[PDB]
Context: one part of a larger RNA, bound to proteins that are not shown
RNA sequence: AUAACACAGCAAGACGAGAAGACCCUAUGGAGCUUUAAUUUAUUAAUGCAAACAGUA
RNA sequence: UACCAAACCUGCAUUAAAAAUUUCGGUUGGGGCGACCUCGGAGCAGAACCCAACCUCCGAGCAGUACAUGCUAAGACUUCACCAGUCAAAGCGAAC
RNA sequence: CUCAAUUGAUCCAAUAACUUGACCAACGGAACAAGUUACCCUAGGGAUAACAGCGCAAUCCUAUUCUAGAGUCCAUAUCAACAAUAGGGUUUACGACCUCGAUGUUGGAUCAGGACAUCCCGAUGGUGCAGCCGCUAUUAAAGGUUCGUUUGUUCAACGAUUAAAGUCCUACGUGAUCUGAGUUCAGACCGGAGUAAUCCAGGUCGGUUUCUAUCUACUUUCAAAUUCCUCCCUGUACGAAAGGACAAGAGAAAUAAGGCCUACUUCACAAAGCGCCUUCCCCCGUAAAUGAUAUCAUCUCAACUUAGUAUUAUACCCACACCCACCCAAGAACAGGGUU
Ligand code: ZLD
Repeated sequence: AUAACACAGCAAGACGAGAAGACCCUAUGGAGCUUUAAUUUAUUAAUGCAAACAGUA
Repeated sequence: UACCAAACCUGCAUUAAAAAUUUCGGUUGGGGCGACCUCGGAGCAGAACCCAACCUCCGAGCAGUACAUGCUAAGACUUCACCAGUCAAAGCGAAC
Repeated sequence: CUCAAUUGAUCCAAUAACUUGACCAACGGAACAAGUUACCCUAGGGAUAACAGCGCAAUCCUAUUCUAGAGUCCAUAUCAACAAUAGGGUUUACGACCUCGAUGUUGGAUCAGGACAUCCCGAUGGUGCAGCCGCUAUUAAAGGUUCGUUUGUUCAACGAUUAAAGUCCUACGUGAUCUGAGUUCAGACCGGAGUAAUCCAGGUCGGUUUCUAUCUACUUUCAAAUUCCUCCCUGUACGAAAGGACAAGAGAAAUAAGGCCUACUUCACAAAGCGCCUUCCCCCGUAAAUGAUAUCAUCUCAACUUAGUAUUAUACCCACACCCACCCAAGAACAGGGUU
RNA backbone atom coordinates (compact mmCIF):
# COMPACT_ATOMS: atom_id res chain seq x y z
C1' A A 1 0.00 0.00 0.00
C1' U A 2 -4.08 -3.30 -0.30
C1' A A 3 -12.55 -5.81 -1.84
C1' A A 4 -12.96 -9.97 -5.67
C1' C A 5 -12.58 -11.41 -10.65
C1' A A 6 -12.02 -11.77 -16.48
C1' C A 7 -10.05 -9.50 -21.73
C1' A A 8 -6.30 -6.99 -24.86
C1' G A 9 -1.23 -5.32 -24.87
C1' C A 10 4.10 -4.63 -23.29
C1' A A 11 8.71 -6.76 -22.19
C1' A A 12 11.72 -3.86 -16.79
C1' G A 13 12.20 -8.28 -13.23
C1' A A 14 11.16 -13.50 -11.96
C1' C A 15 20.05 -13.73 -11.70
C1' G A 16 12.99 -16.06 -17.33
C1' A A 17 12.79 -21.30 -20.75
C1' G A 18 16.18 -24.44 -23.85
C1' A A 19 21.37 -27.11 -23.98
C1' A A 20 24.86 -31.36 -16.56
C1' G A 21 29.41 -23.72 -20.33
C1' A A 22 31.99 -24.75 -25.91
C1' C A 23 35.69 -19.83 -22.80
C1' C A 24 39.28 -21.00 -18.08
C1' C A 25 41.08 -24.61 -14.61
C1' U A 26 41.37 -29.66 -12.68
C1' A A 27 41.52 -35.43 -13.81
C1' U A 28 48.39 -39.73 -12.61
C1' G A 29 40.11 -39.15 -17.93
C1' G A 30 40.51 -39.44 -23.72
C1' A A 31 41.39 -38.96 -28.73
C1' G A 32 43.42 -36.55 -33.67
C1' C A 33 48.12 -34.86 -35.51
C1' U A 34 53.73 -34.03 -35.59
C1' U A 35 58.35 -35.35 -34.18
C1' U A 36 64.82 -34.92 -33.04
C1' A A 37 59.71 -38.22 -26.63
C1' A A 38 60.66 -43.59 -24.70
C1' U A 39 60.33 -48.90 -26.48
C1' U A 40 60.35 -52.39 -30.64
C1' U A 41 60.96 -54.30 -35.66
C1' A A 42 56.18 -58.68 -35.55
C1' U A 43 55.96 -56.74 -41.64
C1' U A 44 58.36 -55.34 -46.44
C1' A A 45 63.12 -54.20 -49.08
C1' A A 46 68.14 -54.69 -49.29
C1' U A 47 72.81 -56.82 -47.87
C1' G A 48 76.28 -60.64 -45.16
C1' C A 49 76.66 -65.61 -42.93
C1' A A 50 74.53 -70.47 -42.59
C1' A A 51 71.46 -74.62 -44.97
C1' A A 52 70.64 -76.52 -50.42
C1' C A 53 73.07 -77.83 -54.87
C1' A A 54 76.96 -78.93 -58.85
C1' G A 55 82.11 -79.43 -61.76
C1' U A 56 86.77 -78.07 -60.91
C1' A A 57 93.96 -78.46 -60.86
C1' U B 1 97.76 -78.11 -52.61
C1' A B 2 93.62 -72.79 -55.07
C1' C B 3 89.28 -70.82 -56.73
C1' C B 4 84.40 -69.72 -58.51
C1' A B 5 78.68 -70.31 -54.95
C1' A B 6 72.73 -69.17 -60.83
C1' A B 7 67.64 -68.60 -59.02
C1' C B 8 63.64 -69.64 -55.41
C1' C B 9 62.74 -71.11 -50.31
C1' U B 10 64.54 -71.36 -44.65
C1' G B 11 67.38 -69.72 -40.16
C1' C B 12 70.36 -65.80 -38.05
C1' A B 13 72.44 -60.80 -38.03
C1' U B 14 72.74 -55.66 -39.70
C1' U B 15 70.71 -51.54 -42.25
C1' A B 16 66.25 -48.82 -44.05
C1' A B 17 61.26 -47.68 -45.01
C1' A B 18 57.02 -47.99 -43.02
C1' A B 19 54.87 -48.36 -38.69
C1' A B 20 53.05 -49.86 -33.78
C1' U B 21 52.29 -49.07 -28.24
C1' U B 22 52.49 -45.45 -24.48
C1' U B 23 53.31 -40.83 -21.90
C1' C B 24 53.75 -35.81 -21.67
C1' G B 25 55.67 -34.20 -13.07
C1' G B 26 54.23 -31.07 -9.17
C1' U B 27 53.98 -26.20 -6.22
C1' U B 28 51.56 -21.94 -8.11
C1' G B 29 46.70 -15.49 -4.17
C1' G B 30 43.47 -18.92 -11.77
C1' G B 31 46.58 -21.23 -15.50
C1' G B 32 50.82 -20.03 -18.51
C1' C B 33 55.84 -17.65 -18.23
C1' G B 34 59.47 -16.83 -14.47
C1' A B 35 61.20 -19.23 -9.95
C1' C B 36 61.38 -23.49 -6.89
C1' C B 37 61.39 -29.16 -5.27
C1' U B 38 66.77 -32.49 -0.82
C1' C B 39 69.71 -31.25 3.83
C1' G B 40 71.62 -27.60 7.90
C1' G B 41 72.20 -22.50 10.91
C1' A B 42 69.56 -17.53 12.37
C1' G B 43 64.84 -14.56 12.61
C1' C B 44 59.73 -14.45 12.46
C1' A B 45 58.90 -18.17 16.88
C1' G B 46 61.73 -13.00 23.38
C1' A B 47 61.86 -17.72 28.87
C1' A B 48 60.04 -26.55 28.02
C1' C B 49 58.88 -28.59 22.96
C1' C B 50 56.43 -27.55 18.30
C1' C B 51 54.90 -23.90 14.69
C1' A B 52 53.45 -21.43 8.09
C1' A B 53 54.71 -18.23 4.05
C1' C B 54 56.31 -17.80 -4.38
C1' C B 55 58.57 -14.66 4.04
C1' U B 56 63.73 -12.31 5.56
C1' C B 57 69.11 -13.92 5.54
C1' C B 58 73.23 -17.36 5.36
C1' G B 59 75.18 -22.09 3.89
C1' A B 60 75.77 -27.84 2.30
C1' G B 61 76.19 -32.24 -1.90
C1' C B 62 83.02 -31.84 1.50
C1' A B 63 87.44 -31.85 3.92
C1' G B 64 91.51 -33.25 7.46
C1' U B 65 93.87 -37.18 11.15
C1' A B 66 94.37 -42.13 13.29
C1' C B 67 93.56 -47.32 11.29
C1' A B 68 90.74 -50.91 18.13
C1' U B 69 86.95 -45.49 12.68
C1' G B 70 87.49 -53.45 17.24
C1' C B 71 83.50 -56.57 19.38
C1' U B 72 79.54 -56.63 22.53
C1' A B 73 75.88 -54.58 25.86
C1' A B 74 72.11 -51.70 30.52
C1' G B 75 69.37 -47.60 29.83
C1' A B 76 67.53 -43.49 26.91
C1' C B 77 66.51 -39.54 22.88
C1' U B 78 64.07 -38.78 18.36
C1' U B 79 62.43 -33.65 13.48
C1' C B 80 55.46 -34.55 15.60
C1' A B 81 53.49 -41.43 11.94
C1' C B 82 56.65 -45.20 9.73
C1' C B 83 61.25 -45.72 7.54
C1' A B 84 65.36 -43.63 8.80
C1' G B 85 68.42 -40.99 12.64
C1' U B 86 71.07 -40.02 17.77
C1' C B 87 73.61 -40.81 22.76
C1' A B 88 75.58 -44.11 26.02
C1' A B 89 77.23 -47.06 31.44
C1' A B 90 79.15 -51.90 32.42
C1' G B 91 81.90 -55.92 29.92
C1' C B 92 85.64 -58.63 26.40
C1' G B 93 90.15 -56.97 23.95
C1' A B 94 94.07 -52.75 23.15
C1' A B 95 97.18 -48.15 24.39
C1' C B 96 98.57 -46.70 29.03
C1' C C 1 87.92 -38.82 16.55
C1' U C 2 87.29 -32.98 14.40
C1' C C 3 83.25 -30.90 11.87
C1' A C 4 76.61 -28.30 10.93
C1' A C 5 74.45 -29.81 6.71
C1' U C 6 78.34 -32.84 3.80
C1' U C 7 72.96 -37.06 1.57
C1' G C 8 69.52 -41.83 -1.45
C1' A C 9 65.18 -47.09 0.57
C1' U C 10 63.76 -51.71 -2.08
C1' C C 11 64.48 -54.74 -6.15
C1' C C 12 68.41 -55.71 -9.11
C1' A C 13 73.74 -55.75 -10.90
C1' A C 14 79.28 -56.85 -9.91
C1' U C 15 82.11 -60.13 -6.18
C1' A C 16 84.71 -66.56 -3.71
C1' A C 17 83.89 -63.37 0.28
C1' C C 18 84.17 -58.74 2.72
C1' U C 19 82.12 -55.02 0.18
C1' U C 20 80.65 -51.62 -4.06
C1' G C 21 76.86 -49.42 -7.31
C1' A C 22 72.45 -43.62 -9.09
C1' C C 23 72.54 -34.42 -9.84
C1' C C 24 67.19 -42.11 -8.84
C1' A C 25 68.72 -33.23 -7.37
C1' A C 26 60.89 -34.03 -9.33
C1' C C 27 66.48 -35.81 -3.84
C1' G C 28 60.41 -41.74 0.39
C1' G C 29 63.38 -42.70 -5.66
C1' A C 30 57.70 -45.65 -11.51
C1' A C 31 63.48 -49.89 -14.69
C1' C C 32 62.83 -47.29 -19.46
C1' A C 33 58.09 -42.17 -22.72
C1' A C 34 58.18 -35.11 -25.96
C1' G C 35 55.41 -31.31 -28.69
C1' U C 36 50.65 -29.65 -30.32
C1' U C 37 45.11 -29.39 -30.88
C1' A C 38 40.97 -23.10 -32.65
C1' C C 39 39.08 -30.27 -35.50
C1' C C 40 38.61 -31.52 -30.55
C1' C C 41 35.94 -34.98 -26.61
C1' U C 42 34.25 -36.60 -21.54
C1' A C 43 33.74 -35.91 -16.21
C1' G C 44 33.51 -32.09 -12.97
C1' G C 45 34.49 -26.95 -10.63
C1' G C 46 31.97 -20.76 -9.05
C1' A C 47 36.96 -25.24 -4.56
C1' U C 48 39.60 -21.50 -10.08
C1' A C 49 40.15 -17.06 -14.27
C1' A C 50 37.62 -14.02 -18.36
C1' C C 51 31.67 -10.13 -17.56
C1' A C 52 28.94 -8.13 -14.24
C1' G C 53 28.14 -7.59 -8.81
C1' C C 54 30.52 -7.24 -3.80
C1' G C 55 35.04 -5.77 -0.49
C1' C C 56 39.05 -2.24 -0.56
C1' A C 57 40.87 2.44 -2.18
C1' A C 58 47.16 1.73 -3.73
C1' U C 59 45.89 4.54 -8.17
C1' C C 60 42.02 8.26 -9.42
C1' C C 61 38.60 12.61 -8.15
C1' U C 62 36.98 16.48 -4.86
C1' A C 63 36.66 19.84 -0.63
C1' U C 64 38.82 22.10 3.47
C1' U C 65 43.47 23.28 7.04
C1' C C 66 48.77 26.02 7.24
C1' U C 67 50.94 30.27 4.67
C1' A C 68 56.00 29.24 1.34
C1' G C 69 55.86 31.27 -3.32
C1' A C 70 53.65 33.63 -8.04
C1' G C 71 50.06 37.67 -8.97
C1' U C 72 54.11 45.04 -9.23
C1' C C 73 54.04 45.80 -3.03
C1' C C 74 49.52 42.34 -1.91
C1' A C 75 48.97 34.42 1.08
C1' U C 76 43.63 34.32 0.09
C1' A C 77 40.78 38.87 -7.71
C1' U C 78 43.19 34.44 -9.69
C1' C C 79 47.02 30.43 -9.16
C1' A C 80 49.63 27.69 -5.74
C1' A C 81 54.93 23.81 -3.35
C1' C C 82 56.17 20.91 0.88
C1' A C 83 52.61 18.78 4.10
C1' A C 84 47.68 17.68 6.95
C1' U C 85 42.49 16.33 7.54
C1' A C 86 38.22 14.47 5.36
C1' G C 87 34.87 12.80 1.68
C1' G C 88 33.53 9.94 -3.32
C1' G C 89 33.46 5.00 -5.81
C1' U C 90 34.27 7.15 -12.87
C1' U C 91 39.26 4.48 -13.89
C1' U C 92 43.76 1.01 -13.71
C1' A C 93 44.61 -2.83 -10.23
C1' C C 94 44.21 -5.96 -6.05
C1' G C 95 40.80 -10.28 -3.45
C1' A C 96 38.40 -14.85 -5.24
C1' C C 97 32.61 -13.99 -1.69
C1' C C 98 27.29 -15.59 -5.52
C1' U C 99 26.79 -17.65 -10.37
C1' C C 100 30.58 -22.61 -15.01
C1' G C 101 22.81 -28.76 -14.52
C1' A C 102 25.12 -20.96 -18.74
C1' U C 103 24.26 -14.04 -14.93
C1' G C 104 25.32 -13.45 -23.63
C1' U C 105 29.76 -9.48 -24.48
C1' U C 106 31.91 -3.65 -27.60
C1' G C 107 29.86 0.12 -30.16
C1' G C 108 24.84 1.72 -32.41
C1' A C 109 19.24 1.94 -32.65
C1' U C 110 14.68 2.82 -29.33
C1' C C 111 13.08 4.30 -24.59
C1' A C 112 15.14 6.53 -21.13
C1' G C 113 14.94 6.58 -14.56
C1' G C 114 18.15 9.21 -11.31
C1' A C 115 22.65 12.34 -8.67
C1' C C 116 24.62 17.47 -8.98
C1' A C 117 30.22 17.52 -8.36
C1' U C 118 25.66 23.06 -13.50
C1' C C 119 27.22 23.31 -20.05
C1' C C 120 22.87 26.90 -21.13
C1' C C 121 18.47 29.50 -19.16
C1' G C 122 17.30 32.04 -13.18
C1' A C 123 18.95 34.76 -8.54
C1' U C 124 23.47 36.64 -5.69
C1' G C 125 29.00 37.75 -3.35
C1' G C 126 34.01 39.11 -4.86
C1' U C 127 37.10 40.83 -8.72
C1' G C 128 43.68 42.74 -10.69
C1' C C 129 34.59 44.14 -12.08
C1' A C 130 34.93 51.91 -16.15
C1' G C 131 31.25 49.55 -20.48
C1' C C 132 31.06 44.87 -23.84
C1' C C 133 33.30 40.22 -22.94
C1' G C 134 35.42 37.61 -18.71
C1' C C 135 37.56 34.73 -13.88
C1' U C 136 36.08 32.77 -9.16
C1' A C 137 32.50 31.45 -5.39
C1' U C 138 26.98 30.65 -3.19
C1' U C 139 22.03 28.94 -4.59
C1' A C 140 19.04 26.64 -8.18
C1' A C 141 18.21 19.79 -11.55
C1' A C 142 11.19 22.53 -13.62
C1' G C 143 13.31 22.73 -19.02
C1' G C 144 17.12 21.85 -22.82
C1' U C 145 21.70 20.25 -24.20
C1' U C 146 22.74 19.97 -33.03
C1' C C 147 23.92 18.00 -37.93
C1' G C 148 27.88 15.79 -40.66
C1' U C 149 33.53 13.52 -43.26
C1' U C 150 37.13 9.47 -41.58
C1' U C 151 37.14 5.36 -38.25
C1' G C 152 33.28 -0.87 -35.54
C1' U C 153 34.01 2.67 -32.09
C1' U C 154 33.06 4.34 -27.12
C1' C C 155 37.11 8.60 -27.51
C1' A C 156 39.73 11.70 -31.22
C1' A C 157 40.67 15.10 -35.38
C1' C C 158 38.02 18.14 -38.68
C1' G C 159 33.64 21.17 -41.16
C1' A C 160 29.07 24.12 -40.06
C1' U C 161 26.06 25.89 -36.15
C1' U C 162 23.99 26.84 -31.30
C1' A C 163 21.98 29.75 -25.43
C1' A C 164 24.54 25.30 -24.62
C1' A C 165 26.61 21.08 -27.58
C1' G C 166 27.69 18.98 -19.07
C1' U C 167 29.98 14.95 -15.79
C1' C C 168 28.32 10.47 -13.92
C1' C C 169 25.36 6.16 -12.19
C1' U C 170 21.70 2.89 -13.87
C1' A C 171 24.27 -5.82 -14.54
C1' C C 172 30.48 -0.24 -18.31
C1' G C 173 20.81 0.88 -18.03
C1' U C 174 18.24 -1.47 -21.88
C1' G C 175 20.04 -8.22 -27.59
C1' A C 176 12.65 -13.20 -24.20
C1' U C 177 12.83 -5.00 -28.38
C1' C C 178 16.47 -4.75 -32.60
C1' U C 179 21.65 -4.59 -35.14
C1' G C 180 26.40 -7.62 -35.43
C1' A C 181 30.71 -3.42 -38.08
C1' G C 182 34.85 -5.21 -34.23
C1' U C 183 35.96 -8.87 -30.44
C1' U C 184 36.22 -14.56 -30.49
C1' C C 185 35.20 -21.07 -33.07
C1' A C 186 35.57 -24.32 -37.63
C1' G C 187 38.09 -21.88 -44.10
C1' A C 188 42.21 -18.78 -46.02
C1' C C 189 46.47 -15.29 -46.98
C1' C C 190 50.85 -12.24 -45.47
C1' G C 191 55.01 -10.97 -41.79
C1' G C 192 57.34 -13.74 -37.91
C1' A C 193 58.33 -18.46 -34.43
C1' G C 194 58.95 -23.77 -34.73
C1' U C 195 62.09 -29.95 -37.88
C1' A C 196 57.02 -30.39 -38.00
C1' A C 197 52.19 -30.55 -36.26
C1' U C 198 50.88 -25.88 -34.85
C1' C C 199 51.25 -20.80 -32.86
C1' C C 200 51.11 -14.85 -32.50
C1' A C 201 46.76 -9.99 -26.06
C1' G C 202 50.02 -8.84 -35.40
C1' G C 203 47.10 -7.49 -39.72
C1' U C 204 43.21 -9.01 -43.59
C1' C C 205 38.76 -11.44 -46.37
C1' G C 206 34.36 -14.85 -44.80
C1' G C 207 31.48 -16.65 -41.07
C1' U C 208 23.33 -19.62 -38.31
C1' U C 209 21.53 -14.06 -33.09
C1' U C 210 15.92 -19.23 -30.73
C1' C C 211 11.77 -18.20 -27.63
C1' U C 212 3.49 -18.91 -28.78
C1' A C 213 4.35 -14.41 -21.90
C1' U C 214 2.60 -18.27 -16.48
C1' C C 215 3.68 -14.50 -12.35
C1' U C 216 5.25 -9.33 -10.72
C1' A C 217 5.29 -4.36 -12.84
C1' C C 218 3.11 -1.11 -16.24
C1' U C 219 -0.24 0.54 -20.49
C1' U C 220 -4.22 9.29 -21.18
C1' U C 221 -1.31 11.78 -13.82
C1' C C 222 -7.70 15.59 -17.41
C1' A C 223 -4.55 20.64 -17.10
C1' A C 224 -1.03 25.76 -14.58
C1' A C 225 5.99 25.58 -21.25
C1' U C 226 10.90 26.87 -22.55
C1' U C 227 14.43 29.35 -25.44
C1' C C 228 16.47 32.35 -29.14
C1' C C 229 16.08 36.61 -32.40
C1' U C 230 14.44 41.59 -34.14
C1' C C 231 12.78 46.92 -33.10
C1' C C 232 12.68 50.97 -29.59
C1' C C 233 15.45 52.30 -25.47
C1' U C 234 20.54 53.75 -28.22
C1' G C 235 23.87 54.51 -30.28
C1' U C 236 22.05 56.60 -24.45
C1' A C 237 24.46 54.63 -18.94
C1' C C 238 30.30 54.02 -19.21
C1' G C 239 35.93 56.25 -22.02
C1' A C 240 40.76 58.72 -23.50
C1' A C 241 39.86 55.98 -27.89
C1' A C 242 38.01 51.87 -30.03
C1' G C 243 33.92 49.99 -28.25
C1' G C 244 29.41 49.36 -25.94
C1' A C 245 24.99 47.58 -21.62
C1' C C 246 21.17 46.89 -18.80
C1' A C 247 15.82 47.23 -16.83
C1' A C 248 10.67 48.62 -19.00
C1' G C 249 7.87 47.89 -23.76
C1' A C 250 6.44 45.81 -28.68
C1' G C 251 6.91 42.01 -32.32
C1' A C 252 8.52 37.90 -34.59
C1' A C 253 9.83 32.80 -34.49
C1' A C 254 11.77 27.61 -32.94
C1' U C 255 11.08 23.53 -29.93
C1' A C 256 7.84 20.70 -26.59
C1' A C 257 2.78 19.46 -25.15
C1' G C 258 -2.36 19.16 -26.67
C1' G C 259 -5.88 19.23 -30.72
C1' C C 260 -7.94 19.78 -35.84
C1' C C 261 -8.92 19.23 -41.64
C1' U C 262 -10.95 25.19 -44.30
C1' A C 263 -7.19 26.00 -47.77
C1' C C 264 -1.99 23.20 -49.50
C1' U C 265 0.04 18.28 -49.86
C1' U C 266 -0.36 11.98 -49.50
C1' C C 267 -5.43 11.60 -50.43
C1' A C 268 -10.69 11.51 -50.77
C1' C C 269 -18.37 9.76 -48.02
C1' A C 270 -11.80 9.02 -43.99
C1' A C 271 -7.07 8.91 -42.05
C1' A C 272 -2.50 12.16 -42.10
C1' G C 273 1.74 16.12 -42.42
C1' C C 274 4.85 18.68 -45.20
C1' G C 275 -0.57 22.26 -43.08
C1' C C 276 -3.30 24.95 -39.36
C1' C C 277 -4.84 26.45 -33.99
C1' U C 278 -3.82 26.99 -28.46
C1' U C 279 -0.37 26.97 -24.31
C1' C C 280 -1.44 30.53 -17.77
C1' C C 281 2.39 30.89 -10.53
C1' C C 282 6.53 31.28 -7.49
C1' C C 283 10.78 29.11 -5.15
C1' C C 284 15.23 32.02 -0.89
C1' G C 285 20.91 33.01 -1.90
C1' U C 286 21.35 37.35 -0.36
C1' A C 287 20.33 42.82 -0.23
C1' A C 288 18.25 46.28 3.37
C1' A C 289 14.97 49.18 8.42
C1' U C 290 14.35 49.35 14.32
C1' G C 291 17.23 47.12 18.11
C1' A C 292 19.09 44.45 22.86
C1' U C 293 22.67 40.79 25.06
C1' A C 294 27.37 44.41 24.85
C1' U C 295 22.42 51.72 26.86
C1' C C 296 27.51 53.29 20.35
C1' A C 297 27.13 50.06 16.69
C1' U C 298 24.72 45.03 15.03
C1' C C 299 20.02 42.24 8.63
C1' U C 300 17.97 38.80 13.94
C1' C C 301 20.19 30.11 15.01
C1' A C 302 17.47 37.98 19.73
C1' A C 303 12.47 39.27 20.17
C1' C C 304 11.02 41.78 15.03
C1' U C 305 10.05 45.02 9.77
C1' U C 306 10.81 44.43 4.07
C1' A C 307 12.15 42.32 -1.21
C1' G C 308 8.74 37.28 0.87
C1' U C 309 6.23 33.23 -1.12
C1' A C 310 2.66 31.09 -6.32
C1' U C 311 -1.51 27.03 -2.69
C1' U C 312 -5.25 27.31 1.40
C1' A C 313 -6.64 28.26 -6.82
C1' U C 314 -8.94 27.67 -10.63
C1' A C 315 -9.95 24.95 -15.11
C1' C C 316 -11.89 19.95 -16.63
C1' C C 317 -15.30 15.22 -15.34
C1' C C 318 -19.28 14.21 -12.04
C1' A C 319 -28.22 11.88 -14.66
C1' C C 320 -28.31 5.06 -9.92
C1' A C 321 -31.78 0.14 -14.32
C1' C C 322 -35.84 1.76 -22.23
C1' C C 323 -33.09 -1.58 -24.70
C1' C C 324 -34.66 -7.33 -29.09
C1' A C 325 -32.61 -5.01 -32.78
C1' C C 326 -30.25 -1.33 -36.34
C1' C C 327 -26.61 2.72 -37.14
C1' C C 328 -22.15 5.32 -35.41
C1' A C 329 -17.33 10.41 -36.25
C1' A C 330 -17.57 4.66 -30.20
C1' G C 331 -14.89 0.18 -30.35
C1' A C 332 -10.02 -5.98 -30.39
C1' A C 333 -14.09 -8.36 -27.16
C1' C C 334 -16.81 -5.77 -23.60
C1' A C 335 -18.26 -1.05 -23.01
C1' G C 336 -20.15 3.93 -25.00
C1' G C 337 -23.39 7.64 -28.25
C1' G C 338 -27.99 7.87 -31.50
C1' U C 339 -32.80 5.59 -33.26
C1' U C 340 -38.88 11.44 -32.56
C1 ZLD D 1 29.77 -13.49 -19.44
C2 ZLD D 1 31.03 -14.01 -19.65
C3 ZLD D 1 27.02 -17.06 -18.48
C4 ZLD D 1 29.44 -12.25 -19.98
C5 ZLD D 1 30.35 -11.54 -20.73
N1 ZLD D 1 28.82 -14.22 -18.68
C6 ZLD D 1 29.11 -15.55 -18.11
C7 ZLD D 1 27.57 -13.86 -18.37
C8 ZLD D 1 27.76 -16.01 -17.64
O1 ZLD D 1 26.97 -14.80 -17.64
N2 ZLD D 1 27.75 -17.52 -19.64
C9 ZLD D 1 27.41 -17.17 -20.87
C10 ZLD D 1 28.27 -17.71 -21.96
O2 ZLD D 1 26.46 -16.45 -21.12
O3 ZLD D 1 26.97 -12.86 -18.65
C11 ZLD D 1 31.92 -13.27 -20.37
C12 ZLD D 1 31.63 -12.05 -20.93
F1 ZLD D 1 33.16 -13.77 -20.56
N3 ZLD D 1 32.63 -11.39 -21.67
C13 ZLD D 1 33.26 -12.08 -22.79
C14 ZLD D 1 34.71 -11.66 -22.84
O4 ZLD D 1 34.89 -10.39 -22.21
C15 ZLD D 1 33.83 -9.50 -22.52
C16 ZLD D 1 32.50 -9.98 -22.00